[PDB]
The RNA (ASH1-E3 element, RNA (28-MER)) with a sequence from Saccharomyces cerevisiae has 28 modelled nucleotides. It comes from the structure "Crystal structure of the nuclear complex with She2p and the ASH1 mRNA E3-localization element". It was solved by X-ray diffraction to 2.41 A. Crystals were grown from: 100 mM Bis Tris propane, pH 6.5, 200 mM NaF, 20 % (w/v) PEG 3350,.
Context: bound to proteins that are not shown
RNA sequence: GAUAACUGAAUCGAAAGACAUUAUCACG
Numbered sequence: 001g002a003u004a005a006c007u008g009a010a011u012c013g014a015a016a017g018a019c020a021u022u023a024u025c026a027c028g
Stems, first nucleotide, its partner, number of pairs: 001025004011018002
């Protein structure tokens, strides 16, 4: 740079907790 947003409550994490102030991708 681009992509991703349930009328969800799952997902990830041993826990604390994280979840677009994030995640992922790429002759970047």